[PDB]
Context: bound to proteins that are not shown
RNA sequence: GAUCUGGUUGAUUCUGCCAGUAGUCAUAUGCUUGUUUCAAGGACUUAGCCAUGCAUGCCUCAGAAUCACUGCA
RNA sequence: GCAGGAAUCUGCGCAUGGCUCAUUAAAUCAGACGUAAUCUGCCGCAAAAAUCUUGCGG
RNA sequence: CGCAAAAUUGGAUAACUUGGCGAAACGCCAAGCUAAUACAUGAACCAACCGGGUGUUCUCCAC
RNA sequence: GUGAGACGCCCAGCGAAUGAAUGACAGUAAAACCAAUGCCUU
RNA sequence: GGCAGUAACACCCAGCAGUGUUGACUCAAUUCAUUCCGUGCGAAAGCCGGCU
RNA sequence: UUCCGGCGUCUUUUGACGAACAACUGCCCUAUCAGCUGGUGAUGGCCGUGUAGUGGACUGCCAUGGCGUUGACGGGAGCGGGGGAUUAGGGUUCGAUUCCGGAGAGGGAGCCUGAGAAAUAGCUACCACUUCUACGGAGGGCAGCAGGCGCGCAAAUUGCCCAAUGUCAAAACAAAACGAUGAGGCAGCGAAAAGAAAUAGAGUUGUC
RNA sequence: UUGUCAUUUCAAUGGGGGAUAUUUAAACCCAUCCAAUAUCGAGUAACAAUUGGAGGACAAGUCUGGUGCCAGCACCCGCGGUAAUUCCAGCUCCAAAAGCGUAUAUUAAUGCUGUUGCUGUUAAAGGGUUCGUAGUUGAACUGUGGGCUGUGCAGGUUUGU
RNA sequence: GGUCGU
RNA sequence: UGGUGACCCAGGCCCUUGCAGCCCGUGAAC
RNA sequence: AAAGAAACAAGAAACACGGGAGUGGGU
RNA sequence: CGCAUGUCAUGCAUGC
RNA sequence: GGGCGUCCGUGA
RNA sequence: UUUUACUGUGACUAAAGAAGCGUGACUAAAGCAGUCAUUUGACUUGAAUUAGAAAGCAUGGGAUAACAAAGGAGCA
RNA sequence: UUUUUAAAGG
RNA sequence: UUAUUGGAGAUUAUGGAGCUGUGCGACAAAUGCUUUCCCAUC
RNA sequence: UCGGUGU
RNA sequence: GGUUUAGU
RNA sequence: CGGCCUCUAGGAAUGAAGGAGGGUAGUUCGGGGGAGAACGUACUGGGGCGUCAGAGGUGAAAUUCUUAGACCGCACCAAGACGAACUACAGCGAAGGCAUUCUUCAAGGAUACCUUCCUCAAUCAAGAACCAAAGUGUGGAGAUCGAAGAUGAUUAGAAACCAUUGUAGUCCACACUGCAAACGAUGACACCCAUGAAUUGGGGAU
RNA sequence: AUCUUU
RNA sequence: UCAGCACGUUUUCUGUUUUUU
RNA sequence: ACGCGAAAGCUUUGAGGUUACAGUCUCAGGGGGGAGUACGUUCGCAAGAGUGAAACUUAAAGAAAUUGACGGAAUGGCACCACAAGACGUGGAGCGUGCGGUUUAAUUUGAC
RNA sequence: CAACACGGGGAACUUUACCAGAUCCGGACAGGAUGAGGAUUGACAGAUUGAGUGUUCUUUCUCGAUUCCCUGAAUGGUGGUGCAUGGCCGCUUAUGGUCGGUGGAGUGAUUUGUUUGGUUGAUUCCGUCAACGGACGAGAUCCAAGCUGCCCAGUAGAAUUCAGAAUUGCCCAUAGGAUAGC
RNA sequence: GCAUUCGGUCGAAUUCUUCUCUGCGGGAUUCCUUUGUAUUUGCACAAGGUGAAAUUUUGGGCAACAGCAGGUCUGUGAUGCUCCUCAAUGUUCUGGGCGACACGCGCACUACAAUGUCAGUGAGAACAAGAAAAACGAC
RNA sequence: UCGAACCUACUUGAUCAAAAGAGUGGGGAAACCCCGGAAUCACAUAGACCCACUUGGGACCGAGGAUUGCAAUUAUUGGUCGCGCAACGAGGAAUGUCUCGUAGGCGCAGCUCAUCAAACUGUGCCGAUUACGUCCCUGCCAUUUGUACACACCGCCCGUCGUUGUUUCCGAUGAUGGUGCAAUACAGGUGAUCGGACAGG
RNA sequence: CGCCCGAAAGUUCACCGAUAUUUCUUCAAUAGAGGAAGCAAAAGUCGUAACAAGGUAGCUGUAGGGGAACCUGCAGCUGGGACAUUUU
Repeated sequence: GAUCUGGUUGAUUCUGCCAGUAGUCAUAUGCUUGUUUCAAGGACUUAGCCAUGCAUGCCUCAGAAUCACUGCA
Repeated sequence: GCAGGAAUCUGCGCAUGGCUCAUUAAAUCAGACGUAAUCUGCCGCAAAAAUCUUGCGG
Repeated sequence: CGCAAAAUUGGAUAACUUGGCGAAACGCCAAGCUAAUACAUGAACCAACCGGGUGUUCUCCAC
Repeated sequence: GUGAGACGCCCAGCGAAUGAAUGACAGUAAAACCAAUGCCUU
Repeated sequence: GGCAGUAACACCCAGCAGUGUUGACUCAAUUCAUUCCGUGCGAAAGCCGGCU
Repeated sequence: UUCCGGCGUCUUUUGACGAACAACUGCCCUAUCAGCUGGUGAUGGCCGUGUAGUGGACUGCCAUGGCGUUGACGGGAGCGGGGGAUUAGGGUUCGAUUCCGGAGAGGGAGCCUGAGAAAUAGCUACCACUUCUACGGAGGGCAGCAGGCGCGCAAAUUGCCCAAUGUCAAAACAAAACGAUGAGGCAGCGAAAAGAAAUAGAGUUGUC
Repeated sequence: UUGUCAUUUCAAUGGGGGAUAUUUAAACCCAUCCAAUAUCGAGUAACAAUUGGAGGACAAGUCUGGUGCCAGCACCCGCGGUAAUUCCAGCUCCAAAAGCGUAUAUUAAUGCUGUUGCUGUUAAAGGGUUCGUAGUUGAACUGUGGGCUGUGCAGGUUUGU
Repeated sequence: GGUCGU
Repeated sequence: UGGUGACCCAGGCCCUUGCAGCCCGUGAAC
Repeated sequence: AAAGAAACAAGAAACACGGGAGUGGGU
Repeated sequence: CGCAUGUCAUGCAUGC
Repeated sequence: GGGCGUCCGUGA
Repeated sequence: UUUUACUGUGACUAAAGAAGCGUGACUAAAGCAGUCAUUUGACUUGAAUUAGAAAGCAUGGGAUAACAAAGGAGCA
Repeated sequence: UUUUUAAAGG
Repeated sequence: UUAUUGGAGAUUAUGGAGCUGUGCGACAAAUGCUUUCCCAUC
Repeated sequence: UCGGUGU
Repeated sequence: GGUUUAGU
Repeated sequence: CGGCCUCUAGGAAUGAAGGAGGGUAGUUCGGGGGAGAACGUACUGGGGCGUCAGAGGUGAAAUUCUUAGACCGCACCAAGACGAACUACAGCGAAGGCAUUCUUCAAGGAUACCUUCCUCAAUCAAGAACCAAAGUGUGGAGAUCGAAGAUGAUUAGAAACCAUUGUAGUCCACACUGCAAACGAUGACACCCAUGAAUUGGGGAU
Repeated sequence: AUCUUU
Repeated sequence: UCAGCACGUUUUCUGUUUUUU
Repeated sequence: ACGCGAAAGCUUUGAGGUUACAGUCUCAGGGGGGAGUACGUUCGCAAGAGUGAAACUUAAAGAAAUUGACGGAAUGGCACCACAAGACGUGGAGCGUGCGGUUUAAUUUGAC
Repeated sequence: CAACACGGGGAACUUUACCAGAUCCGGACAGGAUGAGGAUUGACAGAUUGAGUGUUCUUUCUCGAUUCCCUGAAUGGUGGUGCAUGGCCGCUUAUGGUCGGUGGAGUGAUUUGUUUGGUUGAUUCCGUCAACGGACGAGAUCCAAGCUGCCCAGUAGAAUUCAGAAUUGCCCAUAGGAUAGC
Repeated sequence: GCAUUCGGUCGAAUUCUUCUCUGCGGGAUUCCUUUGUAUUUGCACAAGGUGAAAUUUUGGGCAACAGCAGGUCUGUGAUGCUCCUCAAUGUUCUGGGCGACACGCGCACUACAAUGUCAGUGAGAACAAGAAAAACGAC
Repeated sequence: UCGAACCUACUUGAUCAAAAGAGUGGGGAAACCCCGGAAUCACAUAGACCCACUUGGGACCGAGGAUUGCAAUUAUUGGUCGCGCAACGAGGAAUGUCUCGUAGGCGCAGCUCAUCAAACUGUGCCGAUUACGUCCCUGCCAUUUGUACACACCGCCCGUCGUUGUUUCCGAUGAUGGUGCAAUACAGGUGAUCGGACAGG
Repeated sequence: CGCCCGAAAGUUCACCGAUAUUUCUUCAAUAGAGGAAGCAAAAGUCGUAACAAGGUAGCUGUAGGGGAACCUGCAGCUGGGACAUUUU
C1' cells in the first nucleotide's frame, strides 16, 4: 500500500476455477491469560411457557380530620 | 385549644418511560411540504358588565 | 307587596360505628354519623356605551 | 307627512345553530329638470 | 334667491373604527331575524399569608 | 364596612406541547407470477350520513371507469431510517439492537373513562394454556427488572441506591417532618470488541 | 571490538499486603503513600507465556528416535508401502503474543458481475434469417462583435542595401 | 555572396 | 546595371495583454 | 440618443386607486 | 416661530 | 413637468 | 407569453456516528473540557468548522442537450 | 404597416 | 349599466372613448403593380 | 465613337 | 484590356 | 415596335447529409422468385429385330438372373427423376437456397441523373413471417437410390462395413414441424485504414 | 489499340 | 440484322465476391 | 504494411484503430459435470420445441503452439541379427547339456 | 530380441553358496573378577562318537601368563537389498548420429546452424543458405593377412663338389587300359 | 655332353639366401582409359586396364551424446544401510545334494546309409602348449 | 648353487590282445616333440558287403581288466568280448545362419583340467550353390504429415451387466400443519327500542 | 293522593364482531408397493465405439435399429486425409 501466490503440461503460453491471504462493535467453539482503562451482553431458535419478589404514584403556608391517633396545653 | 397527623373523599397522573421487532412493499420510513380539512388537558399571554339573590316583616 | 343589603345557600357520601356474608376472592351486603375546591343551587342596586321592533301614548312642527 | 322629540312596552352578554348583509375601490368627462334634503342668504 | 363650501350623523360623544388578515377564504370580526334543550358559561358561596 | 399579596377554579379566545389525516421523490429478489379491481366499491359524479375534520369512509341514485412489461396482481425474504464493515475510485454488504418513526403486549375482536387509548402491571367475550378451592365458586398474562423451564452453536445478579439524569405530582430545602421511580445509576458476572501496558535493568571477572 | 556462556555485584519497580486516609449514596475500582516522630515486601526475581507451525504457497530443520499406504497428517498441491524435509515424539528454530487457533457468514483479494471496467473465430458464450413495437440512440445550419490607445508577437510592400 | 540579361 | 534576391527601413496586416468609447450590423436623429 | 424610432424590456407598456409611502415619497 | 382655517370640540387639531 | 414603490385593471 | 436537464452561488436541513480546529485527562482509546493569577477572581473562557444520496426552494450562466409546437398559401 | 386629420351614422 | 353638475332617489340630453364606413396629410414595407395576364391596332 | 476604370 | 452605350 | 380594351394576393422559402425514401433510363444485370411449355442424354422396365451360353458381382465368392434366350447389339418406346462436360477461391438471393431452351408474371440490386422530398433514420424485450435434410397428415408419384427387414459373404462373435435386394422414404400439391457444424464456429449500422495482380455488374474518356 | 460487321 | 453493333486495349470510377504480400 | 492476438492466425473482407480502456443498438457467457435433466407451464397430431432448476459430485476440463513417441499416412534411403535367389540346417529319432516343472532333508542360487 | 553349452557354471571331496551332524574363534581391544600357593594350552589309555575326533567325561601328566570368566564393541559372512551404490558389461544402435559459443527467428517451450538437390556405408562430400565459427562421432589411427626392400641365421634352409652305398634292361601282371620325358 | 636314388652314408668341405624367421620400410589412389552415366559444374558412379591386391584392399579392435530402475552386492581388502555373530548365516571336518524323473522347452552331438559301411594302402596342415617354492633331499 | 614334478621321443613289455607298466634320453620351447605322417581326401585295392532297419545306426545293458585320485557306489575315464530285436528309412506347422577361400563338411590345439569335451576360444584342410537386387515381410535412419499418446500404441479411452453406497425423480394409495375466502350458528358489546324493580321534587 | 321526573333487571331490532363447524383455495413439509436416472467405489463380467486415413475419416441434426459400447439412411460441415492442374 490502486499488490497477489500454489495446483491442468514431458516442458510452454492462455482461459478458467479451486486453494491460499487481510479485516469484521461478526458470532460460536478450543487452548491460554499477570496489571489497568473503556465497553456489547436470551436479537438470531420459540412475538415459546413462566414459580417468586419488585417495577406509578403525588400534600404544600395555601381542598376536606372530632382516628374513640400521638406530643404539648 | 396549639402542632403532627394513620385512613378516606377530592384534584392530577398512570396514553410517558421500559421492552420487543411478530406483522408490514402505493404500507411503514427519510428528506421536503400541507391541514384554509381538524381536535388539542397540563403550560404562556390575554378576555369577562347576560343570568331578580338574600334578610326582616306584611 | 313593603322595607333593607359585606348573600350567614341545600341535600348527600366516604373514612368511622353497629350487624355482618363468604373457604377464599386487587370479593361483598344493610343500617347509623359527618366534610368539600365532591354534587347541586344561586346572586337585585351599585353597573356603562351601543342597536332593532313597536304604542291606535303624549307634546310640537306638518298641512 | 319619506315628519321631530320624549315616555311606555318587548328584546338586545360570551359561545353555538340557521338564514340576511359587510368583510372595499382601483380604465370618462361635462350640464339640465323633478320630489325630498344639507347649507349661504332672506 | 342661490350652490361658496363641505368626513358621516335630527342634540345630550360637533372624529366613541368610512379601513381584519392572507398568496388565497363561505375565515377573523360587526350588524339584523329567529333559536339553545342540558349536551355550555360562579365572583368555586374556595384556600392561605402579611398590615389591622 | 382594614386593605394588600399569593394560588385555585368555570367559561371565551390563540400561541405553545402535541394528535390525526394527506402524500412530492426514493426504497430487496422473483414472469417456472400477466393480467388486477368492480353481486357485497372497483374509478369518478350528485344529495346526504358519519367524523374532530377531508374523503367510496359509508346509505341511496348515476356514469364506466381506474391500474399494469417504466412489471401491476401474486408469491419470497425483511420492521424503516440515522448509521456499521470493507473500500484508490466506483462499489459490495450489514442495520433485531441505544436516537428518531411505526407497531404489539399469548391469539384475535369489542369497549369505558379521559384532552389524548381501540390502553392491556384498564375492562368485556371467545380460543388455547394454566392457578386456588371447603365443589357451591374465584383467578392469570415478564416481547418491564431480576430470576427460572425449554429451545438452541449461542447470550450475566431472584444484587445496592434514588447520590446523579429525568418523569409524575397537592410537591424547593430544612424543622417530631427523608414522595415514588428494576426509568436511570452503581457494583457482580462478562478474553464480544476497543485503549494502555509487566514478565526484568546496569555492570564485574573469567571463557569463547 | 562486538557478541555469546558461567558467576557476581549493585540498584529499581510493580504483581501483591496494608493505610492518617482518598473515592463512593454506601461500598468497590482508579489515583496517593510505605513516614510527616513514627509504616511491608522478588533471584531459579518457582511472581516460571502461551497459541500455532518448521516440503511449497509461507517465516522457520537436507536433526535424532518410532511407525511402515498402517496410524495418521494435509484449507490446495501433496506426505506415509523400512533412510518420512509433511504422521507420532524429542531437541532446535519460526510467526503473533496476553493472546493464538478452528467453524460459519461477510468485505477486499475478484477487471471471476465489469457504469468506471470483462468476455463471445478456435477456451463458456452472436439469435438460422428477416420484420418489428415499447426502449435506447440519433446529421449539419440561425453565432468570429467593432474601432481607440499602450504593450509583446506573426507576414501583404515601400526607400535604402 | 548569389542566380540573371549582358 | 541587370533584376532578382537576401540585409535593413518605414508604414499599413492579422494576433498577446491592458485602458476606456460604441444605436454594440445596417439604416434613421443630432 | 434631449424626443422619436431602431432594437430591448409582460423584472415590461398604457390605465387607474389615499384605505399606495410610521401624514400623499424624491426631485 | 408667528400667521391663517376650525373653535358648543383634549380643534391640545390642520397648512405654511 | 418627470422618476420612484404599493396595489388593482387591461395588453404576446 | 417558454420551460427542464446541466452548471455556479444561496437558503432550508436533530443529535449520536464519520471528517476536522483547539486542548500533555501521565499517553492513548476518550471527554469537551479547562487555563491562569494565587486577598473572595480574570480569559466580557472555549465547545470552531465541514461533509452527507436523491427529491423539494431562490437566483446567475446558456455551450451541450431534453420537452413542446409547426410542416410553412395549413398565411397577417 | 403605422401615424395626422376632419366630418356621417348608431 | 362612468365621473361633474351641493348629497341622495329618478329622468333627460350633451359629449368622450371605442364600431363601421367616407374622405385627408406624413411615413414605411422581406420582394417591382409607373406590373403581370387576358382582347384587339399596327 | 463616347465616358469611367486598369495597364 | 475588359466595361453600359452608339456607329458598323 | 408602339398606342388602346377586362383582372391581378400572391415569389421570399436554411441547405439538400459521400443519412433514409420515391422517380426516370439502359425495355440494364443476374443458376434471384413464380407459372407454363418443349428439349437432352442417361438409369430402369418393356417389346421389335439379331445372337447363342453364360451374364452379374467381388480381395475371392455366393445370395441373384440365365436355352424359358440372360448378358450383348440397333432402332424404338414408357415413366419418374435429373439438367454432365462448359462449372470458376464465378453470378444471384434476407437466410434456407438457385444451373437445358423458349414464352411469360411480379419484382430486387447496382449504375447514371444539375429529377422529387426534407430527417422520414440505426437497432431492438413483447410480438410476427420465412427456413436444408430428416420426420408428421392428406392426396398423387414411384424411374433411381434406399432407414427397417431379408439373404449371401467376411468374422471368435458381426444384429456392420462389401454383394444382391428391399419397406418407409426419395419426387409433386396442400397443411404441420421449426431442429442443423441453419459455420465465416466471427450480430447489426456507421467512420479511418498500406501494397500488387486480378474478377462480376453499371458508367466516363480515348 | 485490335477483331467481326447483312 | 433484337445492330448508329458486339467484343476487346489503356486509364478512371461506383457497387460485389475475392487473392498475394 | 501498421496494428492486434495466448498462439494458430485476422488485417480497408479486421480478429486493427482498447488499461492512451467511451460512435450507436442488441443477443449470449461466468470451472467441469448432474443437465438442457426434474417439475410446472405454453406451443405441436406426434416426434418433439420453447422456458428451465436443484440435490449431488468434482480439481480440473479445456484452448493454441513445442519437443518426443506412435500411425493398418506419404517421401527417400538402408540391413542376409530382413526379404528375394538359394545353401546347410533346427523343429521328427537317440543321446549330451542348460532352463522349467515334479520329487526330495537338500535337489543352493542369478538371468525369462 | 537383449534368459536357457550363459554366470568363463565340463560341481566325486574341496569348490559350495543347499541339507544331516560335529569342531574351532579367526569375539581384536577396553573395563571388571580369578590368577605363578598357577590364568591357561595340548594330550596317552578306557568310554562318548560317523570319527585310532581329549569334541566331551575318568584319570592325571604337560605348557606357562600367550589365554580363560562376564559386559560392551568389534570381526567375518558366495546373508539381504543391483529399486541405496562404484566399477565393469550388455542393450537401445551397427546404423550415422551428438553438442556448445556468437549471430538470426519466436512472449515462450523451442528453433536455425544440423538444409531442398545430387553423391557416400557415412551429418561422406559438392553445391545452396541467417549464419558463421568450432567440438565429438564417421573417416583417420591401431592389429593381423595377402605382394615386396634392407637385415639375418651352429634355434631356417638350399645348391654344388668329392667319398660310401643301392637300382641298372631281355623281361609287359590272375584280365592290365589311359597318363610327361626318349 | 652327363641315367637315377639314399634327411642313418647317424660322410667331409666350399658357396650361398629361392624357400623360412622379422624391426623398420615400399606398395593402391578411383591411379589410367572410355564414339560409357551424368555432365552448367562439382561431388561422383559403372565396366575395363595396371597390378599380389581395384574399392572403407580383406577381417577385426576402438568407437560419440543420451539413456535402461537391463545384469552383477556369487570377482575383489569395491561399497552405504541392515541381518547373523560362540550349539554362529563366521570357519573347518564327515556324509549327502547341486546329476534325482510320468513331463515341457532352448542349444549341441550321432544318424537314418551305396556321393555308403568295413578292411587295407598312399600322400599329406596350421595355430599352439609344456617342469616349482623363503619347501623338500643332496650340496 | 643343483635333482623331481610338466610335455614328449626311443626302446622294452614281447618266445604272443588292447589299454597298460617300465627304463634310456631330450626339451625352458624356431633347438626335444618335429622332416609336427590330422582326416575330410585318394587308390586300376582287379578287397568284402548289395538296398535290407542290413556288415546302416549305436542308444541301452552284462561280465573281465587297467589307469587318475586321499576317496570312483550314483557306472570318473580309457581298453576287451558280448547286447544291438532302441528308436530312427530324411522329419507337420514353424524357425536359425550365411555372399568367397565364404556356407557346409573335416579334423587339430588351447581352455577349463589329478581324471573327464557332445562346450567355448583359435587354427589349418576339402571346398560349393545362389544373388550381387528390393523394400513385399521384419526392422533401422532422415523427412513431410496426423494425434485426444508423454509409463509415450503393451498407450489412452466408452458403455450396458452384477455387488455395495449414496442424491434425486415418478408412483395406485396414505396422511399433517399453517395462511386466505365464504356459508351457517352465534358470545360479548355499541346504538336504537319498549320496560320501570328501586328511587327524588 | 297530585303529576313531574332519575332509574337497575329484563323485551325486541340493527351494527361491529371473537369463536365454533363445514366447504373451498393456497403454501410448506410428508409415508408409499413398485419403476427409473445421476454420481461413486470396489483390480467383478462382455466387447472395441473415439484418438493415426484408429484400420468403414470424424462430427451435427434427424429417423429407425441393435447386449452394450454403437450401426444405418438423408442433408450439411471440415474442426479432413485436398488451400493446387482443360488459361490466356

Shown are 1846 nucleotides from a PDB entry: RNA (SSU_rRNA_chain_S1) from Leishmania major strain Friedlin. The entry is indexed under Leishmania major snoRNA Ribosome, RIBOSOME. Method: cryo-electron microscopy, resolution 2.72 angstroms. The entry became public in 2025. The reconstruction used 134,493 particles. The entry has 76 different proteins, among them Putative ribosomal protein S29, 40S ribosomal protein S14 and Putative 40S ribosomal protein S13. It holds a match to the Rfam family "Eukaryotic small subunit ribosomal RNA". Gene Ontology terms of the family: ribosome and structural constituent of ribosome. For this family Rfam cites "Crystal structure of the ribosome at 5.5 A resolution" (Yusupov et al., Science, 2001). The organism belongs to Leishmania major, within Eukaryota. The PDB entry is titled "CRYO-EM STRUCTURE OF LEISHMANIA MAJOR 80S RIBOSOME : LM32Cs1C1 snoRNA overexpression".